[PDB]
Context: one part of a larger RNA, bound to proteins that are not shown
Molecule: 28S rRNA, nucleotides 3865 to 4569
Organism: Oryctolagus cuniculus
RNA sequence: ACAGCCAAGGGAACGGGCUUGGCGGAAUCAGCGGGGAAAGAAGACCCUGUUGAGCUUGACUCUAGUCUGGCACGGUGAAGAGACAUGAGAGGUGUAGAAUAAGUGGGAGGCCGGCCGCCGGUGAAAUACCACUACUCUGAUCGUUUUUUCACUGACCCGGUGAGGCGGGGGGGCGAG
RNA sequence: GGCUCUCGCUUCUGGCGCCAAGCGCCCGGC
RNA sequence: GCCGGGCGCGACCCGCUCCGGGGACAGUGCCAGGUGGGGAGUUUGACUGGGGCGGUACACCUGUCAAACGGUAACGCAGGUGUCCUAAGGCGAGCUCAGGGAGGACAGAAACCUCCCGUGGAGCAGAAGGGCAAAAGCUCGCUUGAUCUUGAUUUUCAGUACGAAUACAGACCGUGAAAGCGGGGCCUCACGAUCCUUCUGACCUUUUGGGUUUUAAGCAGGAGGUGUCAGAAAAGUUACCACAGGGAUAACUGGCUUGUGGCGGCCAAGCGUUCAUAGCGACGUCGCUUUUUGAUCCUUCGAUGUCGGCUCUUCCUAUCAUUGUGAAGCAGAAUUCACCAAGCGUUGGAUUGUUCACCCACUAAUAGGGAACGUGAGCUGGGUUUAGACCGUCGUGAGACAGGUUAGUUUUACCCUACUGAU
Repeated sequence: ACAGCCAAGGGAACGGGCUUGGCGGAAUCAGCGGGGAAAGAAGACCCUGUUGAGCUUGACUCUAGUCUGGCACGGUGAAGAGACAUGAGAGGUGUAGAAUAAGUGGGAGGCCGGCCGCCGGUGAAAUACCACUACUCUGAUCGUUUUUUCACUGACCCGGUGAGGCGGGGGGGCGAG
Repeated sequence: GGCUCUCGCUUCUGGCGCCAAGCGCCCGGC
Repeated sequence: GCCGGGCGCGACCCGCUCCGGGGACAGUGCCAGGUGGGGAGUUUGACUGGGGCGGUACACCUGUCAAACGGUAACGCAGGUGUCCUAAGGCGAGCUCAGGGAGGACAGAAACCUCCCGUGGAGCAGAAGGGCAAAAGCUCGCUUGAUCUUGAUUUUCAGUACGAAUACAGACCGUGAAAGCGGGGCCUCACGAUCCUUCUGACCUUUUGGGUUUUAAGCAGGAGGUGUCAGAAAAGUUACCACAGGGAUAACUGGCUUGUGGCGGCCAAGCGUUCAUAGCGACGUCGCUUUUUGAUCCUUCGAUGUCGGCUCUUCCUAUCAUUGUGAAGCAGAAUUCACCAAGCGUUGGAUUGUUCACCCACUAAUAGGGAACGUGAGCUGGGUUUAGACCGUCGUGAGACAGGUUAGUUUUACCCUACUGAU
C1' cells in the first nucleotide's frame, strides 16, 4: 500500500495476510478505548560525521586597544657629563743580575781617554745599542658626537571672552630717609 | 629736590547708574 | 543779537603677538618590542563486545595459538623493544664450562691450592626460541671489514618503499705460518619520506650581454623527524543547542543463554536422648524455571510514549486458607511433611514517589506470580529526565555529579476490528 476474526507454528527471534487448525452470513445505530507495535514530527536520548554553532581557558594562530623605544614635524640659549679624536706623563713586584727587565727584531756597539753593557757575575727572557710593538692609569687641549639639567617662544596644545583696558613709559596722590 | 616701593579713587543698607556735562578752538545763516 | 555744525581735552603716551596657562614636551604620522579570550579564525586522533574512563592489541621481536609446507583472527595467552658495546667489533692462538666428589695451616656451608667425574646441566649485553666444546664460550696478542663503491637478490609485499638481511664484483686494509676469515654484534627486533636546514665531496655545473671575485643555486653522500612509527602544525564545554545520518550502535520489551537469583532431585557422613531418611542433611553430584540480575546485540533511532500507584479482566501453581486424604519424634489441642486440587478467598492502615521494606490491627488466611517488567488517545505526574534557581564536592573557567533540594503545557478517535448493547 491493500485491507481488516483468532490460537499455535515458523519467520528480521511479538502476523490482518504465510503454514496447520478454530471457523466465516447482508446493511447499519449508539457507545467504547484491547489492538491496528493508530495519528502527530526524517529521535531532542545514544553513537557516527575528518558537519556546525553558543560559551570558556593554561589549546593553536592572529587582532583592536594599550604600554614603551626610534625617526619626522621640532626651533633658541646657557651649564654639566660621557665616549671619541689630538697626544702627554708613568706604573709592571720570586732575587739571582746594578735595580721591580712587560713580550721582542736587528745585532758585537753607542755617546764624546772615559761612562754602562754584550762574555763574566746569572736569570723566564740580561739590562748597553738604533727601534718596533703593546698594556694600564692619570691629565690637558681643541674640534667631532652622545647626552643631562635649566631657561626662552614662534610651532603645537589647553582655558577664557561679546576676544573690553596687556606690556612698557609718563602724570598725580598717600610715607621714612 | 630726585631717587626705592604702594596707589590713580566703589564695603553698612534687597536704591539709582547707558545714549557727556564742562572747557578750548574753527565754521555756516538772519 | 538770533539759529545751527565740526575738532580736541574730559577718557595720558608708545607698542609686534586678544588675554592667560603650557611648550619643543604633550600630540600626530610611520616602524619596533611587550601586553592583549576584549575580539577573530580554527582545532580538540583512531582502535574499541555502544561511547566514556582504562588500556595499546597503532611501528616492531620470541614462544604458543596454528589444525606436521607456507599463510591464518580476537581488547587470545606468556613476554620483550625505542637500547647497549673501542669491544661485547675483526682475525689468530691457547684453553674449557655449570655442578659435584675427595683432599690440603689458619679456613668454617662458603677465601685459595690439587686431583678426579663432568654432552653443556655454563657462558654467549637484553625477551624468548634456535645454534655453539681444540667453539660462537673464557684468556691473551695484533687490530679497525663498524671503511670506499656499483648493481643483483631475500624478507614484509601490491610483489611498492623504508628497515633488516643474503650472495657476489671492484678497491683499500686487518689478522694469521697459511688455507682463509672479516665490509659490525651467533641468528631471529633495536627504527623514519617529500619540503627545509646543516655538514662533507670536485682544479665540478649555473649565477644569465661579457669577464674577475664574494654570494646564492645545483649535483652526490651523511645528519636535524615525524612513536597516530607510508610521516596534519592543534584544549575544553554545552542541560541553550543545531544538522546529516545510524537499529552498522547504547538506554525498554521480545528472542537465544542461565553464570547469578529462585526452585527441586540423587548419594547418605551426620543431626534428631536412642534411631541415616518423622523432620532434616554435610562433602559431592544431576536438573528445572525465566517473577532476579547479568551476557549478547537479532528486531525497532522518517519515534513502539520511558517509574510507581489507581482502575479492571484473565491466566499460572512452585497451595497461605477452604474441601477430600496419606505421614509424624500425631494423646487431646496446636503445628509440621506430602497427595488430588487454582473452585473460591487472600483485607484496613502509619512512614516512603516508591517496586521493595517495616510496623499497627483485623482475619479462615492475610500464598507467590504472568499477561510488551499487563494497563498514559484510561487517569495521575509524586519519581526520574529539558529550559529557572540553591547547596556540597569537583574544575583556572565555561561547566560536571546513579549527590541533595524547589518550581515546571501529559495533544487526537468521527476510521477498521474487538467488546457492550440496538435495529